Shown are 41 nucleotides from a PDB entry: RNA (guide RNA), together with DNA. The reconstruction used 490,999 particles. It was solved together with TIR-APAZ and short pAgo. Entry title: Structure of tetramerized MapSPARTA upon guide RNA-mediated target DNA binding. It was solved by electron microscopy to 2.7 angstroms.
Context: bound to proteins that are not shown
RNA sequence: UGACGGCUCUAAUCUAUUAGU
DNA sequence: CTAATAGATTAGAGCCGTCA
Numbered sequence: 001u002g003a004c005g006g007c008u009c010u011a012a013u014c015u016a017u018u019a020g021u
Numbered sequence: 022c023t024a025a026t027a028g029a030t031t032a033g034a035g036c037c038g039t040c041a
Stems, first nucleotide, its partner, number of pairs: 004038002007035004014028003018024001
Other pairs, nucleotide, nucleotide, family: 003039cWH006036cWH011031cWH012030cWH013029cWH020021cWS020022cWH
């Protein structure tokens, strides 16, 4: 990529705890 | 640093409908 809206799928990261140490 | 259990918050792609 003429717009907008609604959906679904896939990553991260933080926090607490557990096992790693 | 690191492997799980949650909750809570973030971004990325991609598809479908617009009449009546």